[PDB]
Context: bound to proteins that are not shown
Molecule: RNA hairpin C-U12
RNA sequence: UCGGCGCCUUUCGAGGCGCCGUUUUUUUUUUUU
Repeated sequence: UCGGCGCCUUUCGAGGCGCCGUUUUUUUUUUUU
RNA backbone atom coordinates (compact mmCIF):
# COMPACT_ATOMS: atom_id res chain seq x y z
P U A 1 -1.05 2.89 3.54
O5' U A 1 -1.60 3.11 2.07
C5' U A 1 -0.73 3.38 0.98
C4' U A 1 -0.71 2.23 0.00
C3' U A 1 -1.96 1.36 0.00
O3' U A 1 -2.99 1.87 -0.83
C1' U A 1 0.00 0.00 0.00
P C A 2 -4.16 2.76 -0.19
O5' C A 2 -4.38 2.10 1.24
C5' C A 2 -5.61 1.40 1.55
C4' C A 2 -5.74 0.17 0.69
C3' C A 2 -6.83 -0.80 1.10
O3' C A 2 -8.04 -0.52 0.41
C1' C A 2 -4.77 -1.95 0.97
P G A 3 -9.42 -0.38 1.22
O5' G A 3 -10.28 -1.60 0.67
C5' G A 3 -9.80 -2.44 -0.39
C4' G A 3 -10.38 -3.83 -0.27
C3' G A 3 -11.37 -4.02 0.86
O3' G A 3 -12.70 -3.82 0.41
C1' G A 3 -9.63 -5.60 1.06
P G A 4 -13.71 -2.93 1.27
O5' G A 4 -14.32 -3.96 2.32
C5' G A 4 -14.77 -5.23 1.89
C4' G A 4 -14.90 -6.19 3.04
C3' G A 4 -15.57 -5.62 4.27
O3' G A 4 -16.98 -5.61 4.16
C1' G A 4 -13.60 -6.76 4.90
P C A 5 -17.81 -4.32 4.64
O5' C A 5 -17.91 -4.54 6.21
C5' C A 5 -18.42 -5.77 6.72
C4' C A 5 -18.12 -5.93 8.18
C3' C A 5 -18.46 -4.74 9.06
O3' C A 5 -19.84 -4.66 9.37
C1' C A 5 -16.31 -5.53 9.62
P G A 6 -20.51 -3.22 9.65
O5' G A 6 -20.03 -2.85 11.12
C5' G A 6 -20.42 -3.65 12.22
C4' G A 6 -19.67 -3.27 13.48
C3' G A 6 -19.74 -1.81 13.89
O3' G A 6 -20.97 -1.46 14.49
C1' G A 6 -17.52 -2.56 14.09
P C A 7 -21.64 -0.03 14.16
O5' C A 7 -20.82 0.99 15.06
C5' C A 7 -20.76 0.82 16.47
C4' C A 7 -19.71 1.69 17.10
C3' C A 7 -19.82 3.18 16.83
O3' C A 7 -20.81 3.83 17.61
C1' C A 7 -17.57 2.50 16.55
P C A 8 -21.56 5.12 17.02
O5' C A 8 -20.49 6.30 17.19
C5' C A 8 -20.06 6.71 18.48
C4' C A 8 -18.88 7.64 18.40
C3' C A 8 -19.11 8.94 17.64
O3' C A 8 -19.77 9.93 18.41
C1' C A 8 -17.06 7.98 16.95
P U A 9 -20.70 11.02 17.68
O5' U A 9 -19.67 12.02 16.99
C5' U A 9 -18.88 12.92 17.76
C4' U A 9 -17.90 13.68 16.91
C3' U A 9 -18.50 14.51 15.78
O3' U A 9 -19.03 15.76 16.21
C1' U A 9 -16.68 13.26 14.94
P U A 10 -20.26 16.41 15.40
O5' U A 10 -19.61 16.91 14.03
C5' U A 10 -20.41 17.45 12.99
C4' U A 10 -19.60 17.68 11.73
C3' U A 10 -20.40 17.83 10.44
O3' U A 10 -20.93 19.13 10.26
C1' U A 10 -18.64 16.29 10.10
P U A 11 -22.51 19.33 10.09
O5' U A 11 -22.65 20.32 8.85
C5' U A 11 -22.78 19.83 7.51
C4' U A 11 -22.27 20.83 6.51
C3' U A 11 -20.98 20.44 5.79
O3' U A 11 -20.90 21.17 4.56
C1' U A 11 -20.57 22.34 7.09
P C A 12 -21.74 20.74 3.24
O5' C A 12 -21.23 19.27 2.91
C5' C A 12 -20.41 19.04 1.77
C4' C A 12 -20.13 17.57 1.59
C3' C A 12 -21.21 16.77 0.86
O3' C A 12 -20.57 15.77 0.06
C1' C A 12 -20.80 15.82 2.98
P G A 13 -20.04 16.14 -1.42
O5' G A 13 -18.53 16.57 -1.19
C5' G A 13 -17.63 15.77 -0.44
C4' G A 13 -16.28 16.43 -0.33
C3' G A 13 -15.22 15.68 0.47
O3' G A 13 -14.60 14.65 -0.28
C1' G A 13 -15.18 18.00 1.00
P A A 14 -15.14 13.14 -0.22
O5' A A 14 -13.86 12.30 0.21
C5' A A 14 -13.76 11.74 1.51
C4' A A 14 -13.27 12.74 2.52
C3' A A 14 -12.43 12.16 3.65
O3' A A 14 -11.07 12.02 3.30
C1' A A 14 -14.14 13.50 4.57
P G A 15 -10.11 11.06 4.15
O5' G A 15 -9.58 11.99 5.32
C5' G A 15 -8.86 11.44 6.41
C4' G A 15 -9.22 12.11 7.71
C3' G A 15 -9.01 11.26 8.95
O3' G A 15 -7.66 11.26 9.39
C1' G A 15 -11.14 12.28 9.04
P G A 16 -6.84 9.89 9.51
O5' G A 16 -7.06 9.46 11.02
C5' G A 16 -6.90 10.40 12.07
C4' G A 16 -7.78 10.07 13.24
C3' G A 16 -7.69 8.64 13.76
O3' G A 16 -6.57 8.44 14.60
C1' G A 16 -9.96 9.32 13.63
P C A 17 -5.83 7.01 14.64
O5' C A 17 -6.77 6.13 15.57
C5' C A 17 -7.02 6.51 16.92
C4' C A 17 -7.93 5.53 17.59
C3' C A 17 -7.61 4.06 17.36
O3' C A 17 -6.56 3.60 18.19
C1' C A 17 -9.93 4.41 17.06
P G A 18 -5.80 2.23 17.85
O5' G A 18 -6.66 1.12 18.59
C5' G A 18 -6.72 -0.21 18.10
C4' G A 18 -8.08 -0.81 18.31
C3' G A 18 -8.27 -2.20 17.73
O3' G A 18 -7.78 -3.21 18.60
C1' G A 18 -10.11 -0.83 17.13
P C A 19 -6.72 -4.29 18.08
O5' C A 19 -7.62 -5.40 17.39
C5' C A 19 -8.67 -6.04 18.10
C4' C A 19 -9.49 -6.91 17.19
C3' C A 19 -8.68 -7.73 16.20
O3' C A 19 -8.18 -8.92 16.78
C1' C A 19 -10.50 -6.69 15.09
P C A 20 -6.99 -9.73 16.08
O5' C A 20 -7.74 -10.64 15.02
C5' C A 20 -7.07 -11.13 13.88
C4' C A 20 -8.03 -11.43 12.76
C3' C A 20 -7.40 -11.67 11.41
O3' C A 20 -6.90 -13.00 11.25
C1' C A 20 -9.17 -10.12 11.17
P G A 21 -5.37 -13.22 10.82
O5' G A 21 -5.40 -13.39 9.22
C5' G A 21 -6.61 -13.69 8.54
C4' G A 21 -6.66 -13.10 7.16
C3' G A 21 -5.33 -12.87 6.48
O3' G A 21 -4.78 -14.06 5.94
C1' G A 21 -6.75 -11.00 6.18
P U A 22 -3.20 -14.22 5.68
O5' U A 22 -2.62 -12.75 5.85
C5' U A 22 -1.53 -12.30 5.06
C4' U A 22 -2.05 -11.59 3.83
C3' U A 22 -1.02 -10.92 2.94
O3' U A 22 -0.42 -11.86 2.06
C1' U A 22 -2.86 -9.46 3.30
P U A 23 0.97 -12.58 2.44
O5' U A 23 1.97 -12.10 1.31
C5' U A 23 3.19 -11.48 1.67
C4' U A 23 3.24 -10.07 1.14
C3' U A 23 4.42 -9.23 1.58
O3' U A 23 5.61 -9.50 0.87
C1' U A 23 2.42 -7.98 1.79
P U A 24 7.02 -9.48 1.64
O5' U A 24 7.24 -7.93 1.98
C5' U A 24 7.21 -7.46 3.32
C4' U A 24 8.04 -6.21 3.47
C3' U A 24 9.35 -6.25 2.70
O3' U A 24 9.72 -4.93 2.33
C1' U A 24 9.81 -6.11 5.00
P U A 25 9.52 -4.43 0.82
O5' U A 25 10.22 -3.01 0.80
C5' U A 25 9.53 -1.86 1.27
C4' U A 25 10.48 -0.78 1.70
C3' U A 25 11.61 -0.49 0.73
O3' U A 25 11.22 0.34 -0.34
C1' U A 25 12.48 -0.68 2.92
P U A 26 11.39 -0.20 -1.83
O5' U A 26 12.94 -0.01 -2.12
C5' U A 26 13.41 1.20 -2.69
C4' U A 26 14.52 1.82 -1.88
C3' U A 26 15.78 2.14 -2.66
O3' U A 26 16.32 3.36 -2.19
C1' U A 26 16.30 0.69 -0.88
P U A 27 15.99 4.71 -2.99
O5' U A 27 16.21 4.29 -4.51
C5' U A 27 17.51 4.27 -5.08
C4' U A 27 17.54 4.92 -6.43
C3' U A 27 16.87 6.28 -6.55
O3' U A 27 17.67 7.15 -7.34
C1' U A 27 15.97 4.80 -8.15
P U A 28 18.59 8.26 -6.64
O5' U A 28 20.06 7.79 -6.98
C5' U A 28 20.71 6.80 -6.20
C4' U A 28 21.79 6.12 -7.00
C3' U A 28 22.57 7.03 -7.93
O3' U A 28 23.67 7.66 -7.30
C1' U A 28 21.74 5.23 -9.16
P U A 29 24.27 9.04 -7.88
O5' U A 29 25.10 8.58 -9.13
C5' U A 29 26.43 8.12 -8.99
C4' U A 29 26.96 7.65 -10.31
C3' U A 29 27.24 8.74 -11.32
O3' U A 29 28.54 9.32 -11.15
C1' U A 29 25.95 7.05 -12.33
P U A 30 28.71 10.91 -11.03
O5' U A 30 29.12 11.33 -12.51
C5' U A 30 29.34 10.34 -13.53
C4' U A 30 29.39 11.00 -14.89
C3' U A 30 29.06 12.49 -14.92
O3' U A 30 30.25 13.27 -14.81
C1' U A 30 27.66 11.35 -16.44
P U A 31 30.18 14.73 -14.15
O5' U A 31 29.77 15.65 -15.36
C5' U A 31 30.59 15.75 -16.49
C4' U A 31 29.81 16.31 -17.63
C3' U A 31 29.08 17.59 -17.33
O3' U A 31 29.93 18.72 -17.32
C1' U A 31 27.66 16.14 -18.49
P U A 32 29.78 19.82 -16.18
O5' U A 32 28.80 20.87 -16.83
C5' U A 32 29.11 21.38 -18.11
C4' U A 32 27.88 21.86 -18.84
C3' U A 32 27.04 22.87 -18.09
O3' U A 32 27.54 24.19 -18.21
C1' U A 32 25.64 21.19 -18.92
P U A 33 27.39 25.21 -16.98
O5' U A 33 25.91 24.99 -16.48
C5' U A 33 25.00 26.08 -16.41
C4' U A 33 23.68 25.74 -17.05
C3' U A 33 22.51 26.60 -16.63
O3' U A 33 21.66 26.80 -17.75
C1' U A 33 22.02 24.35 -16.22